[PDB]
Context: one part of a larger RNA, bound to proteins that are not shown
RNA sequence: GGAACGGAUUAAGAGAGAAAACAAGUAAAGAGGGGAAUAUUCUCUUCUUUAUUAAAAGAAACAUCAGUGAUUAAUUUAAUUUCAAUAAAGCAAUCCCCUGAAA
RNA sequence: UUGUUUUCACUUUCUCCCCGCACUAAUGUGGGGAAAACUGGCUUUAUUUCUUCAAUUAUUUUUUUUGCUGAGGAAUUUUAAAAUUAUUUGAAUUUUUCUUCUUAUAAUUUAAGUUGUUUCUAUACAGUACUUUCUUAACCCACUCGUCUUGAAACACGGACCAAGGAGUCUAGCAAAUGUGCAAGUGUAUAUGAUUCUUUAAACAUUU
RNA sequence: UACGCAUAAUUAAUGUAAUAUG
RNA sequence: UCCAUUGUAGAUUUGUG
RNA sequence: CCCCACUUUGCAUACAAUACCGGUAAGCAAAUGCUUUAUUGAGUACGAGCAUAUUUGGUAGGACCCGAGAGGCUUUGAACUAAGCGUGAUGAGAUUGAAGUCAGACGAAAGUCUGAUGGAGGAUCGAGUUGAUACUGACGUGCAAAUCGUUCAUUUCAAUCACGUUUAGGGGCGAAAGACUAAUCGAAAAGCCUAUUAGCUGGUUAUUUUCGAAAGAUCUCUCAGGAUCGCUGGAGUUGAUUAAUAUAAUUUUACCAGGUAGAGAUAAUGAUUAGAGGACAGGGCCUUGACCUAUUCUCAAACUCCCAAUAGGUAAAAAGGGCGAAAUAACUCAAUUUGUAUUUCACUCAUAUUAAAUAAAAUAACUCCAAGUGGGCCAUUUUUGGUAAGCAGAACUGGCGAUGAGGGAUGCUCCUAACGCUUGGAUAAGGUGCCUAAAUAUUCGCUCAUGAGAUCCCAUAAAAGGUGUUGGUUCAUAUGAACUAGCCCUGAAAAUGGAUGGCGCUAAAGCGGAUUACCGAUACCAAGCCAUAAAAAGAAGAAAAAAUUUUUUUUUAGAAUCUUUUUAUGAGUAGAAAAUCGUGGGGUUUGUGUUGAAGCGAAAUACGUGAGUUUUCGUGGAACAUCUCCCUAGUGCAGAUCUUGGU
Numbered sequence: 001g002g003a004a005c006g007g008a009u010u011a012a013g014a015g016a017g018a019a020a021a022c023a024a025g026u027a028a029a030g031a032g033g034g035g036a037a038u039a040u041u042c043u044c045u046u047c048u049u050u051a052u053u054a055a056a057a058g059a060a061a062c063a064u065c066a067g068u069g070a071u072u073a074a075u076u077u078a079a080u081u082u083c084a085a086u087a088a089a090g091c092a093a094u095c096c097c098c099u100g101a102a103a
Numbered sequence: 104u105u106g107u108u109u110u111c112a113c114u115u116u117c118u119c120c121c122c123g124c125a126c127u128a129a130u131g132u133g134g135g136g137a138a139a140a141c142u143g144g145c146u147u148u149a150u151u152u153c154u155u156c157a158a159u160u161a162u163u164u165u166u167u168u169u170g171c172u173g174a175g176g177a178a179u180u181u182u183a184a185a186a187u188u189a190u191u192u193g194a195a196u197u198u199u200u201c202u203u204c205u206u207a208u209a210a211u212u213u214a215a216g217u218u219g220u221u222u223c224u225a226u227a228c229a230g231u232a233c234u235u236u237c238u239u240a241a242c243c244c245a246c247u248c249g250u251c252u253u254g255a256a257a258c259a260c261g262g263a264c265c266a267a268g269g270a271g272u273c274u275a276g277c278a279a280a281u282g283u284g285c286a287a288g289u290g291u292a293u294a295u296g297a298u299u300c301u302u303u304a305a306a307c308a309u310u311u
Numbered sequence: 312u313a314c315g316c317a318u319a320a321u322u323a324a325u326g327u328a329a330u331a332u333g
Numbered sequence: 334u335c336c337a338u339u340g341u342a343g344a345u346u347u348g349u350g
Numbered sequence: 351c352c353c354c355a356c357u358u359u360g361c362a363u364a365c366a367a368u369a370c371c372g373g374u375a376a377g378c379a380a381a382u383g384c385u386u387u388a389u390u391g392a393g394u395a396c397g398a399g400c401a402u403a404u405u406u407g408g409u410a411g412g413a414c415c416c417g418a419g420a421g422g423c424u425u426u427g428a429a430c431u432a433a434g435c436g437u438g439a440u441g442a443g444a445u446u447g448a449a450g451u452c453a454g455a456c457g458a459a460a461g462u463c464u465g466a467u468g469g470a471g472g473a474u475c476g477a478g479u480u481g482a483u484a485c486u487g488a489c490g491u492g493c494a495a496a497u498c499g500u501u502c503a504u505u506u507c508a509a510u511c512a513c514g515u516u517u518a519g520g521g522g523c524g525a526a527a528g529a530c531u532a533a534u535c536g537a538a539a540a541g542c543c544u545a546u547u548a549g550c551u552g553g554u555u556a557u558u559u560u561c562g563a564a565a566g567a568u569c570u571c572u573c574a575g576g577a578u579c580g581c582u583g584g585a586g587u588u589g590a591u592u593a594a595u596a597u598a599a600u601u602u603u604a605c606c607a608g609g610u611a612g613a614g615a616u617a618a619u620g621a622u623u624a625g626a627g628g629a630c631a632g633g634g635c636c637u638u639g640a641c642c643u644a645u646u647c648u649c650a651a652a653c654u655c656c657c658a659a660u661a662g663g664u665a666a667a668a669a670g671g672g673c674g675a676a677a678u679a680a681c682u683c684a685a686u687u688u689g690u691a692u693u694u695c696a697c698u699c700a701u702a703u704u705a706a707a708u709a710a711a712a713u714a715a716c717u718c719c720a721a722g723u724g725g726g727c728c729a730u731u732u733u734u735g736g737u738a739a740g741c742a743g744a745a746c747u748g749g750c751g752a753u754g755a756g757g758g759a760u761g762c763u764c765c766u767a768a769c770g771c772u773u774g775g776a777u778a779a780g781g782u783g784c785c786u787a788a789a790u791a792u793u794c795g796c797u798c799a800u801g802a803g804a805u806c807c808c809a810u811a812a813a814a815g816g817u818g819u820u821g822g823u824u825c826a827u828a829u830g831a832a833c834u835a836g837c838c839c840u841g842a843a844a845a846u847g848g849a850u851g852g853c854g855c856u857a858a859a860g861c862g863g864a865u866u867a868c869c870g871a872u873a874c875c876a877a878g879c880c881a882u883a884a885a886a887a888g889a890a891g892a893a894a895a896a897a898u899u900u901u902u903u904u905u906u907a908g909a910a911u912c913u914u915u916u917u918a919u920g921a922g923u924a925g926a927a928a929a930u931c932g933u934g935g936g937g938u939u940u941g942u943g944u945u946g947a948a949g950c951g952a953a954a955u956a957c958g959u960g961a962g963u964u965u966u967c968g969u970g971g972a973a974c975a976u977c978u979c980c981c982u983a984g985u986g987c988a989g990a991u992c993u994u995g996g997u
Base pairs, nucleotide, nucleotide: 006244007243009241010240011239012238013237014236015235016234017233026051027050028049029048030047031046032045033044034043035042036041037040038039057224058223059222060221061220062219063218065173066172067171068170069169070168073165074164076161078160079159080158084151085150086149087148088147089146090145091144099112100111101110102109103108114139115138118137119136120135121134122133123132126131185212186211187210188209189208190207193204194203195202247262248261249260250259263997264996265995266994267993268992273411274410275409277407278406279405280404281403282402283401284400285399288316289315290314294309295308296307320327321326338367339366340365341364342363348356349355350354368395369394370393371391372390373389374388375387376385377384378383414553415552417550421543422542423541424540425539426538432517433516434515435514436513437512438511439510440509441507443475444474445473446471450467451466452465453464454463455462456461480503481502484500485499487498488497519535521531522530556930557929558928559927560926561925567578568577569576570575580723581722582720583719584718585717586716587715588714597709598708600707601706602666604664605663606662612656613654614653619650620649621648624645626643627642628641630639631638632637633636634635670699671698672697674695675694676693677692678691679690681689726750727749728748729747731745732744733743734742735741755766756765757764770879771878772877773876774875775874780869781868782867783853784852785851789866791865792864793863794862795861796860803855814840815839816838818837819836820835821834822833823832824831825830826829827828880920881919882918883917884916885915886914887913888912892905893904894903895902896901897900931986933983934982935981936980940975941974942973949969950968951967952966953965954964956963957962
């Protein structure tokens, strides 16, 4: 490298974004709003700023369960002409376990 | 013919002999004979961790690694019982360190659908990380849409491309359905009336 | 206190047109 | 008695145990 | 504090029953005409309708939008063209050489020739003029909706040309071709009736969700259609909830109906081949026959003695059945209890589950309204015609059509299997040398091919052979025959190059088995999630964490087409329904606007299954929304050889 675009699925690039995709409160000093008290004293509140303690949230990893699989070893007492050795004895010699061939 | 039973046939050998005399596929060998019980078979007697104790059903009981999954969230039912543990009392029976029931008591989980711990993101303010668009890739699939048609990817037809406009409607009369009002009635028709006269081209009223 | 349809039907058509307390 | 259509299934109602 | 099993009352409705009213009968008949008894009506049996809103369907209209050829009415054309008319013009040059005329020659004569002159002709050749025969020339997206080149015909007349003039649409005009009548003609042009008509062609616009077909039938101046049945959807009612009764493309046990498969010829019918045994005839005691008798061969699906399987029908008790009594009659019978039938009373039949099984048997019934459809096609088995056919025509069933996933290399119909969205599992059909996922698996055979062979539908191969090899089996005498069927071979020829799908494969990756393992669908199992369906069920009280017992932080439901919960289910064209979404306007409400709306372009960690909604950035410079509710519509485009405009 004699089409083109698409679906399904990841990738690598290039862009965008922080509102779930972390940080309640406290002290310092700036901006607001209120309420009470008798336009101004008391006091309650929210934003900016400095630093200063929390925390929660998701993803991992293993463990632990329940549900579900796959694996590889097994195991009980029955059933059904299983065996195989062990070491002492016998029996017959194509004879016996068998299995043939005949009346 | 609608019984049993009786007969002889069949093992081995790395034994021996005879013939062929080395003739073989061969540490042999072809043929003929003998030999035995080493070999094998059976009967026994003990024996099973020397070596064994099958297979297949039957009822059972586990175990080694390990894969995947976690809906849910219980204000009068996540409660109740079961199970299991530690107790307590009475029974049982194969007699027991997972033996059974029930008597009482507590807990727990195998009940009653995942939780825990430690990491990390991160001690960030958007960064190359994270989210996500776009982009090629590569693997797998993917035939011109619409169309009439039994059957269209068709060697069937329409379609160069894009924009805007572009096709079951309205009236009449009928029907069932359902809604809605009234009922043995119903519908105010035409029409008259008004302190109706921006709206009012309807709305309202129905003969003192 | 008109008209439509419904209030009994039938039929060529004059017409006729009670499930009854006696 | 404001009266008085007949059956069989059949919604609904009364009662008992 | 309840379902119940008895009773009790008895709507609706169904299934009947009687009346009675109109018609029509029949019977009678002095009509208030009657009448037991027949029939018939869109009848009646203690009224249900009317109005209206919307819908869909039918029907008239342009009637979903588009599409003819035509038919009629009234006008207008003879500048082209036609034929005629009127007035005018125009036609180089040659050639032939009629009559008449003159002259000469010959001729006894009658007469004949010969030379001039002459200038006739729908005469001759011919430029031109007018045409347009041929080259089937050039041209054939032209110079041109008939041109150009070359060739050829026409040229003093039935000549050509102008101008003026005449006749007009079923009309003209026509040396006639259906010619011509203004690029127009087997009936012009213009406008109108007219948006003519069309069983025929094309087109016919957002989403999700639900149920979901027919290509049979009957009648049709009917076979491209229509109607009405069927099959479809909606809507309603009925009754179902009690594991049963109704009920069932089923079996059980009873009970039937059959004359096809089959079978028969010695049962009949139609056939039909042979001999044998007998007591009439033909031929020349004989032969040949017919004919009888026992036999004998083959036969039919249009023959039947006999006769299946399969398929099909009736049956299996409570609104009923039993055995009794009593009632009722205008039937019956001597017999108003002889029977019948009906009725009222009884007594009583299995059923705790059952009157044989089995059944997500009410998802059943039933009524309504309407749709689509009326061309079918494919497979197995049975099957008719035809040599056969991927041919024509069926039967039963299943498919396809309208429906797909996996396999069959490939493929509408074969096989497996029918589908919400996902994860995991285990398989099916089917495979497991490589292409290509799983075994160069195991195990026993067979097989060498100078065109081996390789899986249903499936895409060829036969009769016939083979001293190729492999099994058998019958025979004969560790040998000779004969058969037989497995493989393999010959038999085996065709058109672009060519096809077990390809490479390859022979200790198969071939052919026949068997043994395992593995891979293998969206089906199947388990789980989640979505919607639909059905079922449960409902008309108010404290939990946790952070702090340092007392402060703080999070949550704290009641919308009955709503909310909680469970289980089942998910194909889809034509077609029907529901839930939505979007556009123009209106009433209504409470909002957006120049510190920038609508609109537009680029987008958005955006929302929704989706149609879409919402938002950001950029443009932009004026009006913009209403989901709070509801009326209204010229309301949603990819398509029409759509229309118009741009490209």

The RNA (28S ribosomal RNA, nucleotides 430 to 1591) from Plasmodium falciparum 3D7 has 997 modelled nucleotides. An Rfam search finds the family "Eukaryotic large subunit ribosomal RNA" in it. Its family is annotated with ribosome and structural constituent of ribosome in the Gene Ontology. Clan: LSU clan. The reconstruction used 22,793 particles. Method: cryo-EM, resolution 5.8 angstrom. The entry became public in 2015. Lineage of the source: Eukaryota > Apicomplexa > Aconoidasida > Plasmodiidae > Plasmodium falciparum. The entry has 73 different proteins, among them 40S ribosomal protein eS10, 40S ribosomal protein uS11 and 40S ribosomal protein uS10.